Record summary:
This is an experimental structure of RNA (23S rRNA, nucleotides 5 to 929) from Staphylococcus aureus subsp. aureus NCTC 8325, with 919 nucleotides shown. The entry also models zinc and magnesium ions. It was solved by cryo-electron microscopy to 2.22 angstroms. Entry title: Staphylococcus aureus FusB bound to the small subunit of the S. aureus 70S ribosome (FusB-Sa70S:SSU). Gonzalez-Lopez et al. published it in Nat Commun in 2025: "Structural mechanism of FusB-mediated rescue from fusidic acid inhibition of protein synthesis". An Rfam search finds the family "Bacterial small subunit ribosomal RNA" in it. Rfam links the family to the GO terms structural constituent of ribosome and ribosome. Clan: SSU clan. Rfam 15.1 lists 42,628 matches to the family in 10,626 species.

[PDB]
Context: one part of a larger RNA, bound to proteins that are not shown
RNA sequence: AUGGAGAGUUUGAUCCUGGCUCAGGAUGAACGCUGGCGGCGUGCCUAAUACAUGCAAGUCGAGCGAACGGACGAGAAGCUUGCUUCUCUGAUGUUAGCGGCGGACGGGUGAGUAACACGUGGAUAACCUACCUAUAAGACUGGGAUAACUUCGGGAAACCGGAGCUAAUACCGGAUAAUAUUUUGAACCGCAUGGUUCAAAAGUGAAAGACGGUCUUGCUGUCACUUAUAGAUGGAUCCGCGCUGCAUUAGCUAGUUGGUAAGGUAACGGCUUACCAAGGCAACGAUGCAUAGCCGACCUGAGAGGGUGAUCGGCCACACUGGAACUGAGACACGGUCCAGACUCCUACGGGAGGCAGCAGUAGGGAAUCUUCCGCAAUGGGCGAAAGCCUGACGGAGCAACGCCGCGUGAGUGAUGAAGGUCUUCGGAUCGUAAAACUCUGUUAUUAGGGAAGAACAUAUGUGUAAGUAACUGUGCACAUCUUGACGGUACCUAAUCAGAAAGCCACGGCUAACUACGUGCCAGCAGCCGCGGUAAUACGUAGGUGGCAAGCGUUAUCCGGAAUUAUUGGGCGUAAAGCGCGCGUAGGCGGUUUUUUAAGUCUGAUGUGAAAGCCCACGGCUCAACCGUGGAGGGUCAUUGGAAACUGGAAAACUUGAGUGCAGAAGAGGAAAGUGGAAUUCCAUGUGUAGCGGUGAAAUGCGCAGAGAUAUGGAGGAACACCAGUGGCGAAGGCGACUUUCUGGUCUGUAACUGACGCUGAUGUGCGAAAGCGUGGGGAUCAAACAGGAUUAGAUACCCUGGUAGUCCACGCCGUAAACGAUGAGUGCUAAGUGUUAGGGGG
RNA sequence: CCCCUUAGUGCUGCAGCUAACGCAUUAAGCACUCCGCCUGGGGAGUACGACCGCAAGGUUGAAACUCAAAGGAAU
Numbered sequence: 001a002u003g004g005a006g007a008g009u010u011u012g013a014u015c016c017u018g019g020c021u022c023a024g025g026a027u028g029a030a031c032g033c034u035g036g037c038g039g040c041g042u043g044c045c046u047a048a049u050a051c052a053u054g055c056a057a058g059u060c061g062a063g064c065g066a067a068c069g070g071a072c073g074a075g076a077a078g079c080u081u082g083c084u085u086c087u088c089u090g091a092u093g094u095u096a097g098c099g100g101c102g103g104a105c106g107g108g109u110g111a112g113u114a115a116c117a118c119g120u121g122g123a124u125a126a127c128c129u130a131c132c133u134a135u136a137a138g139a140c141u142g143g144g145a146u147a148a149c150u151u152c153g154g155g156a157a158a159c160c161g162g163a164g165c166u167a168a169u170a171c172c173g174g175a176u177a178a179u180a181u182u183u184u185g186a187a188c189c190g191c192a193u194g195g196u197u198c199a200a201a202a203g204u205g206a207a208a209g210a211c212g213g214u215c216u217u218g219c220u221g222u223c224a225c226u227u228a229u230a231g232a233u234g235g236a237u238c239c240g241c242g243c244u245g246c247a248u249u250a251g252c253u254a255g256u257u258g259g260u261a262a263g264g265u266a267a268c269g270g271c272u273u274a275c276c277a278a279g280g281c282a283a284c285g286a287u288g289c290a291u292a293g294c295c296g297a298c299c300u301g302a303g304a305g306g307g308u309g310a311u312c313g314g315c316c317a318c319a320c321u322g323g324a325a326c327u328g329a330g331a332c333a334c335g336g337u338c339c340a341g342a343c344u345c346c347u348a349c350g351g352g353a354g355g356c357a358g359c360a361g362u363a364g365g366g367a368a369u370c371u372u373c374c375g376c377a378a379u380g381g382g383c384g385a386a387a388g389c390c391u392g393a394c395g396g397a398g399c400a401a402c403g404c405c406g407c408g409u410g411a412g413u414g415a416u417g418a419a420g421g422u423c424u425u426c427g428g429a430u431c432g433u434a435a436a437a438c439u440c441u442g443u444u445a446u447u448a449g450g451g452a453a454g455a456a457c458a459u460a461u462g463u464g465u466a467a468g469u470a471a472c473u474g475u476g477c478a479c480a481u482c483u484u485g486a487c488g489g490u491a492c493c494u495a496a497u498c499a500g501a502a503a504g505c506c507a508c509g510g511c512u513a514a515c516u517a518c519g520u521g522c523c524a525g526c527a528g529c530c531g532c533g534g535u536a537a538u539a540c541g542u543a544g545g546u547g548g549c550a551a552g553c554g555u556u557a558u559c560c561g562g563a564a565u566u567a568u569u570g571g572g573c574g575u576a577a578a579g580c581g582c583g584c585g586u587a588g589g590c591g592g593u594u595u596u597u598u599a600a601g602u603c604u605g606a607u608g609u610g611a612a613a614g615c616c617c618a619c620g621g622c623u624c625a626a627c628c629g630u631g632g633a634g635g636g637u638c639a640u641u642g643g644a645a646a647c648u649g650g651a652a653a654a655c656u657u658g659a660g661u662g663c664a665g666a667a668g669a670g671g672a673a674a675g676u677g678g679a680a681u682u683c684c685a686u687g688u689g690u691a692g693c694g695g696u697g698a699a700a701u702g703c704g705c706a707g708a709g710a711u712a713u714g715g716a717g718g719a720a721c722a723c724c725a726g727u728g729g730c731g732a733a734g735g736c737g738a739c740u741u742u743c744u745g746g747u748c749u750g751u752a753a754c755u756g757a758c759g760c761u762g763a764u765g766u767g768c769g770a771a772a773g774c775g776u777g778g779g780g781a782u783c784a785a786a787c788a789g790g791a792u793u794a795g796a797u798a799c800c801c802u803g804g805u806a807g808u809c810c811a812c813g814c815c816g817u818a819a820a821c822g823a824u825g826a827g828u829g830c831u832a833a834g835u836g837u838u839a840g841g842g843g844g
Numbered sequence: 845c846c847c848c849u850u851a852g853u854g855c856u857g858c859a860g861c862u863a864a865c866g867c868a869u870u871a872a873g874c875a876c877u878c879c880g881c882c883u884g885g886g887g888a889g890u891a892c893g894a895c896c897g898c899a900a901g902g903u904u905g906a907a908a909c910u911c912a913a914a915g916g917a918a919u
Stems, first nucleotide, its partner, number of pairs: 006022004012919001014917003024560004029556005036407006042400002044365001049363003053360003058101003063098002066095003074087001108318003118242007127235002132231007140174004149164006181202009209223006244290003251281003256278008293315004297308004320341005343354004371397001373396003379393001380391004410440004420431004445497006454487001460481007504549005509530003515544005525532002571882003574865002579879001581768004588761003592655007600648002602644007609636001616632006658758001659755002662751005670744007677721001682716007692703002729736002773814006783807001787803004825878006833856012860867002884911003893904004
Other pairs, nucleotide, nucleotide, family: 001003cHS006562cHS010017tWH010914cWH011013tHS013918cWW016576tWS017914tWS018913tHS019912tSS020565cWH022563tWH023562tHS028045tHS034401tWW034551tWS039626tSS043369tSS046366cWS047364tSS048109cHS048318tWS052361tHS055392tHS057102tWS057105tWH058382tSS061065cWH061096cWH062385tHS063168cSS064167cSS065096cWW069092tHS070091tHS071090tHS076077tSS076084tWS077082cWH078082tWS078083cWS085087cWH097147cSS098168tWS100383tSS104328tHS106335tWW107319cWW108357cSS111317tWS114244tWH114291tWH116240tWH117243tWW125193tHS126237tWS126267cSS129233cWW138207tWS139224cWW144170cWW145168tWH146167tWH147166tWH148165tWH155157tHS155158tHS157351tWS175207tWH176206tWH178204tWW180203cWW190191tSS206226cSS208224tWS212473cSS213471cWS219470cHS220472tHS221474tSS236266tHS247286tWH248892cWW249287cWW250282tWS250285tHS251286tSS255258cWH255275cHH255276tWH256279tWS257279cSS259270cWH264269tHS265267tHS296309tHS296612tWS296613tWS301303tHS301304tHS303570cWH304568cWS304569cWS305560tWS313611tWS325332tHS325336cWW326333tWH327331tWH328330tHS333336tHS342355cWW347350tWS348350cHS356360cWH358392cSS359392cSS360372cSS366368tHS370398cWS375377cHS376391tHS376393tWH377395tWS377455tHS377485cSS378394cWS384386tHS384387tHS401551cHS405625cSS406624cWS408443cWS408502tSS408503cWH409503cWH410499tHS414416tHS414433tWS414436tHS415434tWH417432tSS418434tWH419432tHH424427tWS425427cHS433435cWH441499tWH442443cHS442444tWS442500tWH443502cWW444498cWH444501tWS451489tWS451491tHS452490tWW453488tHH456484tWW458483tWS459482cWW467474cWW468473tHS469471tHS485486cHS485487tHS489490cHS500502cWH503550tWS504552tSS507514tWS512514cWS513547cSS520523cWS520537tWH523533tHS524533tHS524537cWW531539tWS537540tWH567883tWW572578tSS573578cSS577882cSS581733cSS582732cSS585764tHS586762tHS586763tWH587762tHS588878tSS592757tHS599600cHS602646cWS615633cWW622626tWH645646cHS656756tWS656757tWH658756tHS661753cWH667746cWW668730tSS668745cWW669728cWH678720cWW679719cWW680718cWW681717cWW689707tWS689709tHS690707tHS690708tWH691704tWS692708tWS694701tHS695700tHS696698tHS698791tWS699790cWS700790cSS700801tWS701789cSS717781cSS718781tSS726737tWW731734tHS733768tWS734818cWS769816tWS769820cWS770817tWH772815tWW773899cWS774898cWS780807tHS782808cWW784806tHS785805tWH786804tHS791799cWH792796tWS792798tHS793795tHS796798cHS814898cHS815900tWS822824tWS824872cWH831871tWW832857tHS859868tHS859871tWH862864tHS862865tHS863916tSS866872tWS868871cHS871873cHS884913tSS887908tHS888907tHH889890cHS889905tWS890906tWH891905tHS897899tHS897900tHS
């Protein structure tokens, strides 16, 4: 050190390369077969499809008017003193409306979004913030309305209109009051803009009451109200970095980039608008296209990595589709409004109503995903002084092997190896201690009793205490008392009875644990791959036996693994796939030696932060486990700050070994342009001369007799340069071979003048690049695609023969490819020898 | 003539490397830098698009589908 397995398959056999396939793990799974229970979880992934019905947001009478209800209990006797009315008081109560607060939360979904959306780390001297807490200062003085109500009117309805009347903690004026606004003094300070603090003026801005206590011609408690300043909380903006595929997407942008001014916003800002300028972005991937909520995490892997983004938590976005504002501290608002659209519904046809991506549930889609449940008892939220009310949040219950974990379906004894099934060598073997039998047990089951926690409370009721007060009531705090459970008579416990009700699934040739029989016969079938099956199938189907698992077992789909098969860890490119045909070079990557310095990388600490949950480790609680809880540990490419300095980087100064330069030598078909030769071929002209020549495997076509071929001589023209000539030379490669001259490139040796790392490689670029080919013009000897004869042949659109055009040649353009090959990129250093050769150098 | 040495160009041959054949100071050995390129065979160097070319064509360059093989060296 806690962590790492391989197998089959290319061959006649082999080694290698290489793909394919399998054994593993995982799931919001589905399907098939099967199915006992419990605990804890999970359960529309598809149609952000459409949605019948109920429910998911109210609350406050201690803000307000009003209405209902009318107790207790007022009067007459109907002679009914038990029944009666309005001539009263009218208590506890209750509600439609006004007003306050809430409804921006909680709950759902992932459509859109490739973006500062999100994650992580920072910034705001560019911000905003109801309720809550704290502190300070206040709450003064008046007014005019309006719901409800009453009445009238218009509508099918939804729902409007007029008149009259009436309150408020509703609305409004004035007063008083700012660190707010303007202006003027200062003082200090940072990071441009600027911050802060103290003075002097000016304009301007509030409020509210209710319910109680008392010693009640006035104080006061609680709650509410207003302003200012803090805190807390929540929200907003900006930025560094991280975060996705495609170049067969290379250009993109004109409010665009910046500036000026103004407007606008909580606020900075092209945020917007005029004006001015031409910027901005992009190979470090802009723009476009496709796809996608992001993260904490989750699955896999020894790790590095790869894959994914359910449940739970955070952030974001959305609410029939699209647009918009209103109210408000907060919305451009799931169960608000307005408009447009689609759809659905109602209508009296004039006009109205509606939005399950809240919880159930339905239809549809789909391989596939739950009950139209119970309760606010707990926790949390809204409202209230509080009791309380509301709460499909949530706590529970229901359904489903969907997953994980736990426990069952019996235990002991049992040869007498029974019966039976199966196989058989007909001996037996196997099922099988299995069974039966005997004994025992009760998890579970059934029945009958008992019966938790979860509950804290709040409130109310006493007592004390603290602050405050004249005192009191209240208020905060402390200690007692009563009372509150959906689940649920559930969990659990006890007793009695009973092995009784509780095992299936796949596989058995190899990988791969487990073989036989029978049937079948390349059929029927099997199959992940190798394959299997055509009559003696361990591969099909069934049976017996066995193996692997077990309330599951198999199949399919998908991801990671094995796969070192994208190889950083951890592969390659001579012949297997793979070196660009070769230069010149740009960006980029990388770079010799020493010293000094710096500290960006690097190393070593500190501080903050990287939510919680999870993973991991430990411990504790559940009978165990799963599960739950708690504490650690870990997780950044993080920020800030302190050190170290070897290496990398930066800066400064040196050095000469690399790389160049000079100097002195060397060889060369290196390149370009002119010019000059000789051999040969073809043709043409003549002389001599004669019957063939030419060609093949053999022929023939052809040429010749109009004198061929041959031989001699002359002329014309084009192309290529024998010998030399050599794993010889030169060039980046392609290539370059007569000679001469002119122009011009590179290389090698020696020396050590000089310069002083000036280097290497090289994407994109940019040039060169055999042959064939193309364009324009020129040329045309030879050879020779096409083409035409002859031949061969089964045919012969070939090979062979006779011809022959383009082309082969020159110039200037184009093409841009070859087995452009050493099938071997370039640079640098290092690592046995022997021998030949080219150009040098040095010493014997 | 011999020895030493520089830069080429051949042959032979250790170590080492390689599947083998082979390579071996003219590495295919041992190393560092940079670039180009490969990831089974066929379809296919095809289709489509783009760019370049007078044209011929060149450069770039898939997929559906299909197979369990293609392959290298050696015996």